[PDB]
Context: bound to proteins that are not shown
RNA sequence: GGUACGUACC
RNA sequence: GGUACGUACC
Numbered sequence: 001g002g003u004a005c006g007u008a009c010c
Numbered sequence: 011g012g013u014a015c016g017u018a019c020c
Base pairs, nucleotide, nucleotide: 001020002019003018004017005016006015007014008013009012010011
């Protein structure tokens, strides 16, 4: 780079 | 769906 998950805030 | 933080895989 590509993709995924987690959390907070919208 | 968006912004950021975090993590990972290829």

Solved structure of RNA, 20 nucleotides shown. Primary citation: Uchikawa et al., Mol.Cell (2016), "Structural Analysis of dsRNA Binding to Anti-viral Pattern Recognition Receptors LGP2 and MDA5". The PDB entry is titled "Crystal structure of chicken MDA5 with 5'p 10-mer dsRNA and ADP-Mg2+ at 2.6 A resolution (monoclinic form, twinned)". Protein in the same entry: Melanoma differentiation associated protein-5. Crystals were grown by vapor diffusion, sitting drop at pH 7. Method: X-ray crystallography, resolution 2.6 angstroms. The entry became public in 2016.